[PDB]
This is an experimental structure of RNA with a sequence from Homo sapiens, together with DNA, with 20 nucleotides shown. It was solved by X-ray diffraction to 2.6 angstroms. The depositors describe the entry as "Crystal Structure of a decameric HNA-RNA hybrid". The 2005 paper behind the entry is "Reinforced Hna Backbone Hydration in the Crystal Structure of a Decameric Hna/RNA Hybrid". Ions in the entry include sulfate. Keywords: NUCLEIC ACID (HNA/RNA), DNA, RNA, HNA, HEXITOL NUCLEIC ACID, HYBRID, DUPLEX, MODIFIED NUCLEIC ACID, ANTISENSE, BACKBONE MODIFICATION, NUCLEIC ACID (HNA-RNA) complex.
RNA sequence: GGCAUUACGG
DNA sequence: CCGTAATGCC
Numbered sequence: 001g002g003c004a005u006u007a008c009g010g
Numbered sequence: 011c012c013g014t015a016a017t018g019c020c
Base pairs, nucleotide, nucleotide: 001020002019003018004017005016006015007014008013009012010011
Other pairs, nucleotide, nucleotide, family: none
């Protein structure tokens, strides 16, 4: 740096 | 599309 995932905010 | 807390892989 990339991918995937949980809960919340714009 | 942008942010915070948490986790797995390369």